Solved structure of RNA, together with DNA, 33 nucleotides shown. The work is reported in "Structural and biochemical characterization of cauliflower mosaic virus reverse transcriptase" (Prabaharan et al., J.Biol.Chem., 2024). Crystallisation conditions: 0.04M Citric acid, 0.06M Bis-Tris propane, 20% PEG 3350. The entry also contains Enzymatic polyprotein, not shown here.

Context: bound to proteins that are not shown
RNA sequence: GUCCAGCAGUGCGUAGC
DNA sequence: GCTACGCACTGCTGGA
Numbered sequence: 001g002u003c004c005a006g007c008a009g010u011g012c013g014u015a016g017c
Numbered sequence: 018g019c020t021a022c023g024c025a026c027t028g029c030t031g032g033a
Stems, first nucleotide, its partner, number of pairs: 002033016
């Protein structure tokens, strides 16, 4: 390595312009 | 290019 929660982040799809 | 909502994933911490 699970799960909940905290903080930051990545990707994607659907809908509208 | 924008918005929205909601899915998947990552790193670390706290704890059960």

The depositors describe the entry as "Structure of reverse transcriptase from Cauliflower Mosaic Virus in complex with RNA/DNA hybrid". Method: X-ray diffraction, resolution 2.35 A. The entry became public in 2024.